[PDB]
Context: bound to proteins that are not shown
RNA sequence: AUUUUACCAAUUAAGAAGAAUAUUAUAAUAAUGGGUGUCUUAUAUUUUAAAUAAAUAUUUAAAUUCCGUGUAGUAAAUUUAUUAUUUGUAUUAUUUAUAUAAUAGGUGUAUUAUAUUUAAAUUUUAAAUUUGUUGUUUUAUAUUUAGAUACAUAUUUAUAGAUUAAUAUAUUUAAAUAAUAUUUUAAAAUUUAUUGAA
RNA sequence: AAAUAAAUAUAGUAAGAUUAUUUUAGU
RNA sequence: AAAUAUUUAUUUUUCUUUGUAAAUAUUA
RNA sequence: UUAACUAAAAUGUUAUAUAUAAUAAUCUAAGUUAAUUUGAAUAUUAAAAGUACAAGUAUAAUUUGUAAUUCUAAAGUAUA
RNA sequence: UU
RNA sequence: UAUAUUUUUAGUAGGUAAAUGAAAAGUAUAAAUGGAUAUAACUUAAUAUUUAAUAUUUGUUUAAUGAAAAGUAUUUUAUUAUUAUAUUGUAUAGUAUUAUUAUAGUGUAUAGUUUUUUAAAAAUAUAA
RNA sequence: AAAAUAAAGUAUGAAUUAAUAUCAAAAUUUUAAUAAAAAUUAAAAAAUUAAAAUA
RNA sequence: AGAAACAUUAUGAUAUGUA
RNA sequence: CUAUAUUCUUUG
RNA sequence: UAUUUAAUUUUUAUAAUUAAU
RNA sequence: AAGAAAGAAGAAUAUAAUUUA
Repeated sequence: AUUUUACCAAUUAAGAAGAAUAUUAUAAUAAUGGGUGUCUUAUAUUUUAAAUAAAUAUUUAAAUUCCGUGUAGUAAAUUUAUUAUUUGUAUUAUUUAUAUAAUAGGUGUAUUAUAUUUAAAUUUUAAAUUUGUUGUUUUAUAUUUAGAUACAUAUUUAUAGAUUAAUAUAUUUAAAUAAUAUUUUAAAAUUUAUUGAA
Repeated sequence: AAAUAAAUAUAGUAAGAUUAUUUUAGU
Repeated sequence: AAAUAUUUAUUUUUCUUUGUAAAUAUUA
Repeated sequence: UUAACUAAAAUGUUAUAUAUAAUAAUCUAAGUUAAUUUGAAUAUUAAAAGUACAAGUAUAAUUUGUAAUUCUAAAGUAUA
Repeated sequence: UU
Repeated sequence: UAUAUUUUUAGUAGGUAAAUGAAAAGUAUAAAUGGAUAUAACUUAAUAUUUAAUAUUUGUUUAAUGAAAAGUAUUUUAUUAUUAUAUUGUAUAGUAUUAUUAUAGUGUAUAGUUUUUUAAAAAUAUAA
Repeated sequence: AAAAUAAAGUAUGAAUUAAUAUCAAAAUUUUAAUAAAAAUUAAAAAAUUAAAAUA
Repeated sequence: AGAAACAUUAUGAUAUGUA
Repeated sequence: CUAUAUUCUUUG
Repeated sequence: UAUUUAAUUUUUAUAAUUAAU
Repeated sequence: AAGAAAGAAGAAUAUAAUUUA
């Protein structure tokens, strides 16, 4: 001039009655089946029966198909007992929310390898699975969030048994006496009680 | 047999997960 | 059984050198 | 197999298969003998048999069988 | 000739 | 041929020979600049993408005449003038849809009874 | 194989799929079974459309 | 699980023991 | 394992 | 959809010093 | 192997206008 080459970049505090008679456990005093916009009538509104249950129990022994089964009154009406919307937001603890977005006109290159700017060099996706340990299979688009339970410990009152099949036996030294728990997600199945079809 | 409602059946040759680095004795 | 793992034990003689063990937890 | 950083460090490169020259090779009559056997044939050269000899004639090619002609014995260094 |  | 090359060594960090976490801040007397930023890769919950400048949709001409069996749709007063008596009640939602398009019993034949985009060719689908 | 129909289109806008780095083109052998795993040689520009040879 | 059989009183009802 | 063996011993 | 081929990226005054088939 | 750009490549009934108000 008609024209300033092509390529190359993020990561955001949140503007505000848009989070409370809030979630969960906790109250040992009520309780014939709650039903408002409801409202004759009940010939048509009957649920009862000695058993493990809306009633849920303080030890390790013995004995029993030898191998999954086990503790008896603690006080006799005695205080383990089915509680509950305010005479404290009932108290004590516990948990809690994804409505909402100007962000920057260019540092590496420009004949192909892949972040660190002096140029190059160097690089196979992890987990699980395989035990002839892989060449096979399964999961993962990404952001954020949810997600799974064997008590790493025992300071004075204070003391601890061996043995026989059995009856017995007896030479012969310790001890911090408490139990409550035991990954996680999944079949095809089973069993119980209702409804429906032929 | 089908549907609805109750259970925590079993699953090392069916499986899959299992949450916290810088370590301090071997096969 | 053997192994491996956890807790723990023995100063057993030579020129030098040497993980040996018990009690518990698993395995076809 | 599992490596703190910075340097040092004696163990990666290649020894590849491969051997030639030396023959084109001019010269010559025949003569125990065509041994014998097998065979129709076979004479060194169809088969058999091969320590017969003698004055070096015999394990071939060629021929129906000969004959003639093929042929008539040397071999080192270089780079191996 | 290594 | 030998010399020459990847692995017999130190110096600095730096307890030691490799797998059972750290919090003096609610464990509060501490209340204006306190990092209790301590970390799931497969089953969840919500949200952003790739596929995707994609497929789909795409409303320029009606004989769906009719319709009780639909069990949903603010008719503001939808409405007799009756010949009859009171009372009651009339329009679009079957299949997750304004779906391919309903099921069935009425009863009848000239109400056309009135929402389908587009400026080349392959191959697919119909028919000639 | 002629004929009728449908594909650059403005608007709406799903679904299968997704471990990935700007990508993975060609050949050769090897490695515990295709081997897009190795090593070596090599020679794959961008966009759009169609094919089922590989996966 | 169940059948048939036997026993028991009746003498025909219901069941209980057996198998 | 259950039965028969019931003194120091014996079966399937 | 990825690779792979084939076509196209809408008049290029003109075509081939070599690549590939 | 690539000069200014997209409606139809046709003013569309195969003329690069068949005279045309």